The RNA (23S ribosomal RNA, nucleotides 10 to 530) from Haloarcula marismortui has 519 modelled nucleotides. Crystallisation conditions: PEG6000, KCL, NH4CL, MGCl2, pH 5.80, VAPOR DIFFUSION, SITTING DROP, temperature 292K. Method: X-ray diffraction, resolution 2.9 angstrom. The entry became public in 2008.
[PDB]
Context: one part of a larger RNA, bound to proteins that are not shown
RNA sequence: UAUGCCAGCUGGUGGAUUGCUCGGCUCAGGCGCUGAUGAAGGACGUGCCAAGCUGCGAUAAGCCAUGGGGAGCCGCACGGAGGCGAAGAACCAUGGAUUUCCGAAUGAGAAUCUCUAACAAUUGCUUCGCGCAAUGAGGAACCCCGAGAACUGAAACAUCUCAGUAUCGGGAGGAACAGAAAACGCAAUGUGAUGUCGUUAGUAACCGCGAGUGAACGCGAUACAGCCCAAACCGAAGCCCUCACGGGCAAUGUGGUGUCAGGGCUACCUCUCAUCAGCCGACCGUCUCGACGAAGUCUCUUGGAACAGAGCGUGAUACAGGGUGACAACCCCGUACUCGAGACCAGUACGACGUGCGGUAGUGCCAGAGUAGCGGGGGUUGGAUAUCCCUCGCGAAUAACGCAGGCAUCGACUGCGAAGGCUAAACACAACCUGAGACCGAUAGUGAACAAGUAGUGUGAACGAACGCUGCAAAGUACCCUCAGAAGGGAGGCGAAAUAGAGCAUGAAAUCAGUUGGC
Numbered sequence: 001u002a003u004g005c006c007a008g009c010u011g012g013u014g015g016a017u018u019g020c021u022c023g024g025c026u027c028a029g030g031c032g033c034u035g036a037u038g039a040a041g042g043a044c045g046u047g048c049c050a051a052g053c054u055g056c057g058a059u060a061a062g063c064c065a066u067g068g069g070g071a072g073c074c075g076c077a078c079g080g081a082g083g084c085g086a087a088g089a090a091c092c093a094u095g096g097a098u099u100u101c102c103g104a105a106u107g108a109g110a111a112u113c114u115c116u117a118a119c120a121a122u123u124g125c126u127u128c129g130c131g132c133a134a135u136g137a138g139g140a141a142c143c144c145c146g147a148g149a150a151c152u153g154a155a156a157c158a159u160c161u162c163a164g165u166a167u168c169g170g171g172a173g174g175a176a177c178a179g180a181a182a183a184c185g186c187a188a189u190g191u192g193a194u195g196u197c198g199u200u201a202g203u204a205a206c207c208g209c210g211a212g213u214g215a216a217c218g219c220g221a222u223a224c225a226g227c228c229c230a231a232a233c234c235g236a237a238g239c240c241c242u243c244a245c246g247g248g249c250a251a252u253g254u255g256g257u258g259u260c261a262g263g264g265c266u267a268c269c270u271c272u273c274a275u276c277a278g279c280c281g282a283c284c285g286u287c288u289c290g291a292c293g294a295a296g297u298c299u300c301u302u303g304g305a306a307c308a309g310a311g312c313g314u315g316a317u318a319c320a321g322g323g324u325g326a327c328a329a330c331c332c333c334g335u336a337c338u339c340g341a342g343a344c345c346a347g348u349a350c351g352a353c354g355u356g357c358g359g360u361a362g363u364g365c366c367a368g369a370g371u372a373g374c375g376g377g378g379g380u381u382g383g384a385u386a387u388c389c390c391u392c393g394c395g396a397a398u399a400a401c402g403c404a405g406g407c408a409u410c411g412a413c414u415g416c417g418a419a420g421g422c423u424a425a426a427c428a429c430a431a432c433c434u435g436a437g438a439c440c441g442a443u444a445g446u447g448a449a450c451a452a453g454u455a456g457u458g459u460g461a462a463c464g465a466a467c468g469c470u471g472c473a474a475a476g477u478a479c480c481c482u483c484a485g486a487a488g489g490g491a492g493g494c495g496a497a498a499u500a501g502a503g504c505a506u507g508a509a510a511u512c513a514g515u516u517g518g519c
Base pairs, nucleotide, nucleotide: 004519005518006517007516008515009514010513011512012511018505019469020468023440024439025437026436027435028434029433030432032429033138034137041102042101043100044057045056046055048080049079052076053075063096064095065094066093067092068091072084073083074082107115108114109113116118121135122134123133124132125131142173143171144170145169146168147167153160157208183191184190195222196221197220198219199218205213206212226422227421228420229368233256234255237254238249239248240247241246262366263365264363265362266361267360268359269358276354279351285344286343287342288341289340290339291338296312297328298311299310300309301308313330314329315319321333322332323331373394374393375392376391377390378389379388401417402416403415404414405413456463457462476504480490481489482488
Other pairs, nucleotide, nucleotide, family: 013510tHS014509tHS015507tWS015508tHS016507tHS017506cWW021441tHS021442tWH023445tSS023446tHS024445tSS031430cWW031431cWW032140tWS035104tWS036106cWH036136tWS038104tHS038105tWS039105tHH039137tWS040103tHS042112tSS045060tWS047050cHS047053tWH047075cWH050051cHS050076tWH051077tWW054061cWH062097cWW062098cWS069090tHS070088tWS070089tHS071085tWS072089tWS119120cHS120136tWH122130cWH126129tWS130132cHS139140cHS139173tWH141174cWW141429cSS142428cSS143176cSS148164tWS148166tHS149165tWH150163tHH151162tHS152161cWW154210cSS159210tWW160211tWS164165cHS173175cSS174428tWS178194cSS179193cSS179424tHS180225tWS180226tHS180423tWH181192tHS182402tWS183415tHS184415tHS185187cHS185188tHS185414cWS187405tWS193425tWW194426tWW195427tWS200217tHS201216tHH202203cHS202214tWS203215tWH204214tHS205382tSS207211tHS215382tHS223425cSS224424tWS225423tWS230259tWH230367cWS231258tHS231366cSS232263tSS235254tHS236250tWS236251tWS236253tHS238254cSS242244tHS242245tHS260367cWH261357tWS271357tWS274356tHS275355cWW277353cWW278352cWW280350cWW281347tWS281349tHS282348tWH284345cWW293318tWS293336tHS294315cSS294318tWS295329tWS295334cWW302306tWH303305tHS303326tWS304325tSS305325tSS306308tHS317336cSS318335cWS320334tHS324328tWH347348cHS370371cHS370395tWS371396tWH371419cSS372395tHS380387cWW381383tHS383406cWS384406tHS386406cSS396418tWW397418cWW430431cHS430432tHS440444cSS441449tWS442449tWS442468tHS444449tWH447452tSS450467tWS451454cSS452466tHH453454cHS453464tWS454465tWH455464tHS458460tHS470474tWH470500cSS471473tHS471475tHS471497cWS472495tHS474498tWW475494cSS475500tWW476501tSS477492cWS478492tHS479491cWW483485tHS483487tHS485487cHS493501tWW494498tWH495497tHS495500tHS
């Protein structure tokens, strides 16, 4: 004293931290179908200059009308050039015009093009002619009808369990499905369509009676609403197309009657306000949007800038929230109050037109069959003898009959009429609209605050990131020197700050260069 060790100082690198939020996450209220009149989706175009995004469609960031609005405008996007607007533009609301190609994709073919008028295909009606119509495909989940695992649990495992779950096929709506008793069975002198919520209750019932599984009647609520056929007895009295003419359907039954407060017929008493069909047609409420809307920008100080401090004053049915050069009721938007429009409730409630409810007596005239029920074999359920369903075989009665009341048969008692049909409201989801938060705050929160399903990977099905922050104002650095120089550098100008100069607020650690102290 080299190579070098420890700590620090100035400057980097890096992007933590603090501050900030155009995005997320969750909850809540409202609202809810689209498509052959060609949807949703995709492709390709479209600007003065145009790559991405958004918009639009050969009339291509648009054209028309009505209302709103207003001195400005020509998207995101702050350029250059130019243009538009008082002939009232931009912008917003409603309605209309236009709307290429592929796409259910439909004349036929095809990797978005091509070849020579077309509902292709399957159906209904029918002028039997594609003449009039229907279906097809999409949608966040919700909904309904079918097909149906395994990992797993049982500390192994087969029944059981996971589970009628995942996933697959088919289909409807703004909600679906269900629904006016062949019910219930606190057995009653009782209840009275259906969903759903609370409870009943981990009760009954199942089960290698192991592990596990698991209702209902009733009750308290929400909301309430009941009706139409087949048949009897009638028998063309009827319906559909067409402006009409005319055509089609229909005795294998259109239409009347009628439906357990059974009905029909025959004879009667009485009466309608039940019921069904059709006309009119809301209030309120709720959600969203809109008009109007009080009161300081006074003094001194600090500051680049008062929204700060001190001083004086004001409004408030308004002291929610945001913006503005720093803490704003009084500077700007708004907020309270009052008012308007649209949408939903809802073609509903109310009102009206029409029809006609009901009762006695007689009457064995009518009342839904491979049904009810039984047996063989399975699945499913809490369903056990007593769940629900599928398959093969067999198989009844006729209201004077039949089914149910959790084993079978018979009798009694009680309840109820299956094998035809429709039905508002109260409930599910969250696409779309608005609101809300002891949620997160850029490695968080969505995969996505940014070009986001982007860049990029894979033959394909599929898979999939990262990137936020100048400044009060661009005042976004003129001139000069240097240089190969639109580079970079020096000097210089702006600003409170350039150590705010472009991934440009703050600027940790790891770590790097130079340097100080100690060795």

Notes: Rfam match: Archaeal large subunit ribosomal RNA. A reference for the family is Yusupov et al. (2001), "Crystal structure of the ribosome at 5.5 A resolution", Science. The model includes bound negamycin (NEG). It comes from the structure "Negamycin Binds to the Wall of the Nascent Chain Exit Tunnel of the 50S Ribosomal Subunit". The 2007 paper behind the entry is "Negamycin binds to the wall of the nascent chain exit tunnel of the 50S ribosomal subunit".